[PDB]
């Protein structure tokens, strides 16, 4: 202080990631 999933949906998706919701973790 940002980043991720190890799970389903919803929508943008030039690709990411972001948007909603639980639970954690990683400097």
């Nucleotide at each position: 202080g940002g980043a991720a999933g190890u799970c389903c949906g919803g929508u943008c998706u030039u690709c990411g990631g972001a948007c909603c919701g639980g639970c954690u973790u990683c400097c």
Released in 2000, the model rests on solution-state NMR data. The RNA (RNASE P RNA RIBOZYME, P4 DOMAIN) has 27 modelled nucleotides. The entry is indexed under RIBONUCLEASE P, RIBOZYME, TRANSFER RNA PROCESSING, P4 STEM, METAL BINDING SITE, METAL COMPLEX, COBALT (III) HEXAMMINE COMPLEX, RNA. Sample source: synthesized from DNA oligonucleotide template by T7 RNA polymerase. Schmitz and Tinoco Jr. published it in RNA in 2000: "Solution structure and metal-ion binding of the P4 element from bacterial RNase P RNA".